[PDB]
Context: one part of a larger RNA, bound to proteins that are not shown
RNA sequence: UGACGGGGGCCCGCACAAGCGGUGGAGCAUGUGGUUUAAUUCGAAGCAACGCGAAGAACCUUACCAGGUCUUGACAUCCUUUGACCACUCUAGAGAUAGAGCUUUCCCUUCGGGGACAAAGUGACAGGUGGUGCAUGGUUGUCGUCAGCUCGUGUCGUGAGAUGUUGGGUUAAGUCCCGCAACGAGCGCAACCCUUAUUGUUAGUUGCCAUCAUUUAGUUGGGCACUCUAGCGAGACUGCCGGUGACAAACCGGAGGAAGGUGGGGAUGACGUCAAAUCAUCAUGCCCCUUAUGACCUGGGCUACACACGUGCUACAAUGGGAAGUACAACGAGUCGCUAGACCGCGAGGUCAUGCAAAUCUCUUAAAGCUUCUCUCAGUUCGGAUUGCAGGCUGCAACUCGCCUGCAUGAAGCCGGAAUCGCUAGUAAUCGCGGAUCAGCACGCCGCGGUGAAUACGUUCCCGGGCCUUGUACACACCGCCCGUCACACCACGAGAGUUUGUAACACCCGAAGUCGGUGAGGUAACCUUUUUGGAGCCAGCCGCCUAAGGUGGGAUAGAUGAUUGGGGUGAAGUCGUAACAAGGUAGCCGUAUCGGAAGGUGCGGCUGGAUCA
Numbered sequence: 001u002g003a004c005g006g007g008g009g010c011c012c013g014c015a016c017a018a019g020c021g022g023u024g025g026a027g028c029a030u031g032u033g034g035u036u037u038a039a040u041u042c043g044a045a046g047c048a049a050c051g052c053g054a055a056g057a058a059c060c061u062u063a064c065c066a067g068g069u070c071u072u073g074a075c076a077u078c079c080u081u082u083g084a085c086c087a088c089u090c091u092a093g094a095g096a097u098a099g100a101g102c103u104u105u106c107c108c109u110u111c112g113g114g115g116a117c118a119a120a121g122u123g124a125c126a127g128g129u130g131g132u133g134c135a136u137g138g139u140u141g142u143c144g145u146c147a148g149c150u151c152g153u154g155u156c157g158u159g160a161g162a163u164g165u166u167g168g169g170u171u172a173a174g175u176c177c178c179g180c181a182a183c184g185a186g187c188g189c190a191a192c193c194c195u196u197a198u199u200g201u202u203a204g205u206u207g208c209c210a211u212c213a214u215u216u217a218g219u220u221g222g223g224c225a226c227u228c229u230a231g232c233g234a235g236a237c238u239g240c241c242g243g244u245g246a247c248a249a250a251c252c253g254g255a256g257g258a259a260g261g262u263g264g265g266g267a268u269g270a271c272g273u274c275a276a277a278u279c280a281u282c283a284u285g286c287c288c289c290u291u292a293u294g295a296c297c298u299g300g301g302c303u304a305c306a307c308a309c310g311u312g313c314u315a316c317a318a319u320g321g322g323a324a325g326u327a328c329a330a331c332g333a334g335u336c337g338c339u340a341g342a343c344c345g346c347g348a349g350g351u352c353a354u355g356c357a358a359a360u361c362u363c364u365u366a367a368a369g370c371u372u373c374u375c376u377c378a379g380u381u382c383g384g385a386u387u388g389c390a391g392g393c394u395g396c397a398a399c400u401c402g403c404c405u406g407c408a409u410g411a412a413g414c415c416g417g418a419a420u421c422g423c424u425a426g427u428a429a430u431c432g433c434g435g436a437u438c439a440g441c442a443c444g445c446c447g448c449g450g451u452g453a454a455u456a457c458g459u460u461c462c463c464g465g466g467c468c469u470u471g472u473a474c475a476c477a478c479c480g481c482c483c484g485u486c487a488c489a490c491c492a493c494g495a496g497a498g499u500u501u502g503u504a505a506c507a508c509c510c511g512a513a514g515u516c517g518g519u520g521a522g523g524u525a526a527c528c529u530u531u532u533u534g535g536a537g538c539c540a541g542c543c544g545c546c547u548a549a550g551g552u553g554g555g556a557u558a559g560a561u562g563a564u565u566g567g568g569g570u571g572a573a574g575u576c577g578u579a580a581c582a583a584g585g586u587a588g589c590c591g592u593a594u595c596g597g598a599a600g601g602u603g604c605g606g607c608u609g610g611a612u613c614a
Base pairs, nucleotide, nucleotide: 001475002474003472004471005470007469008468009467010466011465012464013463015459016458019423020422021421022420023419026314027313028312029311030310031309032308033307034305035304042053043052064300065299066298067297068296069295070294073125077124078123079121080120081119088101089100090099092097108115109114127289128288130287131286132285136283137282138278139277140276141274143272148187149186150185151184152183153182154163155162156161167178168177169176193266194265195264196263198234199233200232201231202230203229204228207224208223209222212221237260240254241253242252243251244250316416320375321374322373323372324371325370326369332363333362334361337356338355341352342351343350344349382413387408388407389406390405391404392403393402429451430450431449432448433447434446435445478584480581483577484576486574488571489570490569491568493566494565495564498561499560500559501558502557503556506553507552508551509550514546516544517543518542519541522539523538524537527535528534587608588607589606590605591604592603593602594601595600
Other pairs, nucleotide, nucleotide, family: 002477tSS004582tWS005585tSS007583cHS014018cWW015462cWS016461cWS017424tWH017457tHS018455cSS019454cSS024418tHS025315cWW025413cSS026412cSS034306tWS037039tHS038065cSS040301tWS044049cSS055445tHS057061cWS058395tWS058401tWS062302cWW071292tWH072124tWH073074cHS073075tHS076125tWS081082cWS083116cHS083117tWS085104tWS091098cWW093096tHS094298cSS095297cSS106107cHS106116tWW109110cHS109112tHS126290tHS132279tHS133137cWH135279tWH138281tHS142273cWW144269tSS144271cWH145147cHS146270tWH147188tWS148174cHS148270tWS151165cHH152164tHS154181tSS157160tHS164182cHS170175cWW171173tHS173189cSS177248cSS204205cHS204207tWS204224tWS205207tHS205359cWH207227cWS208226cWS209218tHS213220cWW214220cWW215216tWS215219cWW228359cWS235258tWS235259tWS236257tWS238240cHS239255cWW239261cWH245249tHS256260tWH260261cHS279284tWS292294tHS317320cSS317380tWH318377tHS327368tWH328367tWH329449cSS330448cSS331364cWH334337cSS339354cWW340353tHS347405cSS348391tSS355361cSS356358cHS366432cSS367431cSS368450tWS379380cHS383412tHS384410tSS384411tHS385410tHS386409cWW394398tWH395397tHS398402tHS424455tWW425454tHH426427cHS426452tWS427453tWH428452tHS435436cHS436444cWW437442tWH471582cSS473580tWS481580cWW482579cWS485575cWW492567cWW496563tHS497562tHS504555cWW505554cWW510549tWW511548tHS512547tHS520540tHS530533cWS530534cWW576597tWS578579cHS582585cWH613614cWS
C1' cells in the first nucleotide's frame, strides 16, 4: 500500500416500520429431488438452480433404449475410367432395402475440349450433441445503474509512499459551494437517442362530417372546418417574485402555463468480484473412437409414482350463482392466409359462397359494467376434481400420449400455525384482447388497454451497499497462516549394574653396575735399618650407605565398550484436534501451583507490549 475481522461510525435502498393483497391448508397445471425402469437423453444447484436452455416431445424434433441393417461412407475435395444423373410402374418387406420393367443419354466445336453426374477404382480421407468451462475465444448472470477508478505540473517524505481524491454543507450522484499545498485533466454521473402529456404549419386518402340534400347508414354529391394520420418547428430553463441559509450552493412558498424542479417511463451497466454459467448455438489447443462412440429404419421412453420442495391457476359464496336486455378500447396478424353472408346441427362445428397482399376487407358485437326477474346462509341452484356414454377437428396415424363439444356423476374445500413474499399512483388489486413458436396443442412468455384504492409518525431493530476509521504474525491475500501429540526413516548427543585400555604419583618390601666409607688372616717389582728376612704402601675378596629396573597395596584421573533408558533435529504426503495471529470467536503474556491424549484448562498476584468505550 492492499485484503480480511464472530472491530467501530456515518449514511442511503419496499431494507424495517404504516398499510393492501398473497404463499404455507384444499383440488389441478408445471419444473426439480427421490425411487423405479430397457431407457426414464444432456446441461443449470443459496441470494445470483428449480413455468430455467425448451418462443410448442403423438411420428419428426431426438442425443436415450430394444430389435432390423451399411462400411471411402448420410455429408466435402482430389485423381482415373469418363461424362449428360433420372424420375415413374410392379412384386417381397414393419420399413430401411433388394428383385424385375420405357430409360439417367452430349446442350462448346475450328473435328482437336470444357460444365452438371451414376457407378467403380482409389486411397488420401471424412464423421463424433465423445472428455477437458480448472487450457481458451465469444456470449451472459450478480454486487448494481451502486458512484467510483487514474494521470500531468507542483509540494511533502531518507525511502516504499502521500497530497490532490481529506473537512463543513448540499445533492439521486467524485452533483455543486466554502475552506484547505495544491492547481488542472481523462473514463464514469448528467446531457445528446426513443416514447407519452400541450400546440403552429405543410398534406387530405382508404381517415373525418361542422354549414347543406339523400338513403339502412358517411353513402353519394360536396368540403378538409373538427378528430386522425406524419414530416418540419415551438414549449420547461430554478427562467422570474418572497423567505431561510456564510450574501454562496441548495431548500421552502407564489405567479403564469398543458406540464415545475432529472414532468412520467425506456435504451444506455466504469475499474473489478465469484477459477460464477456455457466444449450442446458457434468456433477452437490437447486427449480419445474409427466394420464403430460413425450412419439408415420401425416401435418404445423423455409423460413412469409409497413421497419431499419450488412457481402458478380455480375456489371455499349474497360486494354472490342463474335467465333476458343495453353499452364503451388499444396493441397487433393475414395468400394457398384472415372468412363476409345465407343455410344445416342443442353444441363444438359443416356446406355453398364473398371481400381483401390491406387507414379500403377480415380476424373483432371485448370482459368486468348498467337495468330487470329470480334464488335465501345450506356442503347449498357454491365449487367443478374424477369417472360412463356419444361426437367434432388437425394429421398417413391421437392406445401409451392431443385440444374441444353434449348428456350423466358431483370429491376435497366453509378463508388456511411456525414462518414467509409483492408493491409508494393510473401503481397495488381485478377484467378481458392480441402474437411469437406452431397441421394441431398454453393455467407459461412477450405486449395492449378498461375499472381503480390504503398508507408512509420514524431509522432502535432485520438484509445489502458505499465512504471513514481501527487491529493484523495475512500478501497465491481467511477456501489465509499457524501449534502440539501419535506414526515410519536417518543422524548427532546424555544416563546405565558393569567390563576393559591407559596415565603419574604415593606407603612398604627387595636391590644390578657404580662412586664413597670400613676391613683386609689372601697376593705384591720401584720406598726404608734388613735388603736371604721384615716393615711401609698398594691390590683381590668381604661388609655398610645411596639407588634404576622389579614386587605388594589403598586411593586419584583420562579413553573406550555395555543389557536398558532419554530427550533432540531433519524429514512428502499420514492420524487427532484447532492453542495463537481480528475483541481469532472465553484478550494475550509473565512467575508459581495443580489437572489432562495432546495442543492446553483453572486458581493467585503482576503487565499493556489490549480492541470497544462515557

This is an experimental structure of RNA (16S rRNA, nucleotides 937 to 1550) from Enterococcus faecalis OG1RF, with 614 nucleotides shown. The entry has 44 different proteins, among them 50S ribosomal protein L36, 30S ribosomal protein S10 and 30S ribosomal protein S13. Entry title: MultiBody Refinement of 70S Ribosome from Enterococcus faecalis. The entry also models zinc ions. Released in 2020, the model rests on cryo-EM data to a resolution of 2.9 angstroms. Rfam match: Bacterial small subunit ribosomal RNA. The entry is indexed under 70S, ribosome, pathogen, antibiotic development, antibiotic resistant. Murphy et al. published it in Sci Rep in 2020: "Cryo-electron microscopy structure of the 70S ribosome from Enterococcus faecalis".